[PDB]
């Protein structure tokens, strides 16, 4: 760079 | 904006 969850 | 999990990533 992604997804996803969590601050 | 940071953290965690599994995958992307040939100067």
């Nucleotide at each position: 760079g992604c997804c996803c969850g969590g601050a | 904006u940071c953290c965690g999990g599994g995958c992307a990533c040939c100067a």
The depositors describe the entry as "Cryo-EM Structures and Translocation Mechanism of Crenarchaeota Ribosome". E-site tRNA from Sulfolobus acidocaldarius DSM 639: 18 nucleotides with solved positions. The entry is indexed under Sulfolobus acidocaldarius ribosome small subunit, RIBOSOME. Lineage of the source: Archaea > Thermoproteati > Thermoproteota > Sulfolobales > Sulfolobus acidocaldarius. Released in 2023, the model rests on cryo-EM data to a resolution of 2.72 angstrom. The entry has 37 different proteins, among them 50S ribosomal protein L5, 50S ribosomal protein L22 and 50S ribosomal protein L37Ae. The reconstruction used 772,574 particles.